[PDB]
Molecule: FRAGMENT OF 18S RIBOSOMAL RNA
RNA sequence: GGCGUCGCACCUUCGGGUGAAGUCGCC
Numbered sequence: 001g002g003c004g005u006c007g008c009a010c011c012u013u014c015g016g017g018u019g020a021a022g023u024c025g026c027c
Stems, first nucleotide, its partner, number of pairs: 001027004006022001008019004
Other pairs, nucleotide, nucleotide, family: 005023cWW012015tWS013015cHS019020cWH
C1' cells in the first nucleotide's frame, strides 16, 4: 500500500449529511 486513526470543505432542516483526499498509528 492495507487497515485503523486524526482530520477539511460544501451542502444542509442548520436537525444533519455529503463530498476529494489527506495527518498520524501498526510500518